An RNA structure (3' vRNA; Capped mRNA) with a sequence from Influenza B virus, in which 27 nucleotides are resolved.
Wandzik et al. published it in Cell in 2020: "A Structure-Based Model for the Complete Transcription Cycle of Influenza Polymerase".
The reconstruction used 337,338 particles.
Lineage of the source: Viruses > Orthornavirae > Negarnaviricota > Articulavirales > Betainfluenzavirus influenzae.
The depositors describe the entry as "Bat Influenza A polymerase elongation complex with incoming UTP analogue (core + endonuclease only)".
Protein in the same entry: Polymerase acidic protein, RNA-directed RNA polymerase catalytic subunit and Polymerase basic protein 2.
The structure was determined by electron microscopy at 2.5 angstrom resolution and released in 2020.
Context: bound to proteins that are not shown
RNA sequence: UAUACCUCUGCUUCUGCU
RNA sequence: AAGCAGAGG
Repeated sequence: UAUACCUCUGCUUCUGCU
Repeated sequence: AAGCAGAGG
C1' cells in the first nucleotide's frame, strides 16, 4: 500500500482463470 | 448503454 478527474477519438460486446 | 485503448489539459 499503488495509474485520479474532465474532454475527444477509435475498437469491442467480453461470462472472469493462482 | 457499458468497458477497454490512445491523445490532451